[PDB]
RNA sequence: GCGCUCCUCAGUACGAGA
RNA sequence: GGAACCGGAGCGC
Repeated sequence: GCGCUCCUCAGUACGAGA
Repeated sequence: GGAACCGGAGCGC
């Protein structure tokens, strides 16, 4: 550096079919 | 309803 996973970002921004 | 970027690790190459 490439691919996949998880945390986080954050139940946030955004939203109103929750 | 409900992301992503940035941020940290694992696996493979």